The RNA (Mitochondrial Precursor tRNA-Tyr) from Homo sapiens has 66 modelled nucleotides. Ions in the entry include zinc and magnesium. The depositors describe the entry as "Structure of human mitochondrial RNase P in complex with mitochondrial pre-tRNA-Tyr". It was solved together with 3-hydroxyacyl-CoA dehydrogenase type-2, Mitochondrial ribonuclease P catalytic subunit and tRNA methyltransferase 10 homolog C. An Rfam search finds the family "tRNA" in it. Rfam describes the family as follows. Transfer RNA (tRNA) molecules are approximately 80 nucleotides in length. Their secondary structure includes four short double-helical elements and three loops (D, anti-codon, and T loops). Further hydrogen bonds mediate the characteristic L-shaped molecular structure. tRNAs have two regions of fundamental functional importance: the anti-codon, which is responsible for specific mRNA codon recognition, and the 3' end, to which the tRNAs corresponding amino acid is attached (by aminoacyl-tRNA synthetases). tRNAs cope with the degeneracy of the genetic code in two manners: having more than one tRNA (with a specific anti-codon) for a particular amino acid; and 'wobble' base-pairing, i.e. permitting non-standard base-pairing at the 3rd anti-codon position. Its family is annotated with triplet codon-amino acid adaptor activity in the Gene Ontology. The 2021 paper behind the entry is "Structural basis of RNA processing by human mitochondrial RNase P". Method: cryo-EM, resolution 3 angstrom. The entry became public in 2021.
Context: bound to proteins that are not shown
RNA sequence: GAGGUAAAAUGGCUGAG
RNA sequence: AAGCAUUGGACUGUAAAUCUAAAGACAGGGGUUAGGCCUCUUUUUACCA
Numbered sequence: 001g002a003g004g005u006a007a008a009a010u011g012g013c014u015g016a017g
Numbered sequence: 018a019a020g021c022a023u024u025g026g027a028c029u030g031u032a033a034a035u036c037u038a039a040a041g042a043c044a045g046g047g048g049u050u051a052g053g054c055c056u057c058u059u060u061u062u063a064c065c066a
Base pairs, nucleotide, nucleotide: 003065004064005063006062007061008060009059012021013020014019023039024038025037026036027035044058045057046056047055048054
C1' cells in the first nucleotide's frame, strides 16, 4: 500500500496556436 | 506556424551541409454550437490533510 474534489494529458523531442 | 530527429535505398571526387521513397491522429471513447465547447473512462499533479 485507501478515498473525495479541482485543474491538466503533444507516445521520438522542442515548440507555435 | 515550424525546426531538430527517425526507417528503407543511392561506391558520394570532398555543400551526401545531398537526392529519393516510408511514417505524421496534440490521452482514449461518445456526442455538440450561429461561433463555442460539454460528457464518460485512464493517467498526472495540487489541495481536502